[PDB]
RNA sequence: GGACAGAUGGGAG
RNA sequence: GGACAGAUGGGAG
DNA sequence: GCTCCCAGGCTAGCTACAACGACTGTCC
DNA sequence: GCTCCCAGGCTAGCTACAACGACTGTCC
Numbered sequence: 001g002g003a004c005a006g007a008u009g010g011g012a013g
Numbered sequence: 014g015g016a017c018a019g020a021u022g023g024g025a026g
Numbered sequence: 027g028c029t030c031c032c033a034g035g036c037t038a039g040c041t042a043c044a045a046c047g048a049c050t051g052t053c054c
Numbered sequence: 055g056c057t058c059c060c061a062g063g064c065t066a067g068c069t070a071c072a073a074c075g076a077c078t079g080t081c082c
Base pairs, nucleotide, nucleotide: 001054002053003052004051005050006049008061009060010059011058012057013056014082015081016080017079018078019077021033022032023031024030025029026028035068036067037066038065039064040063041048069076
C1' cells in the first nucleotide's frame, strides 16, 4: 500500500 | 469568565 | 512503579505506495 | 434498546467575558 475486523466518539430515525 | 479537582493521551528521568 | 514537562478550540489547505483519506486490529 | 450517516493525518493561522489557551469536573 491493500483487504476484511472491531471499537471510540458525533449526528439522523 | 474565573478558581481549585481529576482523568486521557504524548514526552523526559 | 514514582518524578517532572506538555496538550486538548476552530476552519483552510496540504500530502501521495495518490487520484482518497487520515482511529485500532489482524490479514494479503 | 435497534437502524442508518460521518469522522480520525499534518502544520498555519484565527478568536476574545482576550492580552491566554482551548479535555472533564464541581465551585466563585
Record summary:
An RNA, together with DNA: 82 nucleotides with solved positions. The depositors describe the entry as "CRYSTAL STRUCTURE OF AN 82-NUCLEOTIDE RNA-DNA COMPLEX FORMED BY THE 10-23 DNA ENZYME". Crystallisation conditions: pH 6.50. The 1999 paper behind the entry is "Crystal structure of an 82-nucleotide RNA-DNA complex formed by the 10-23 DNA enzyme".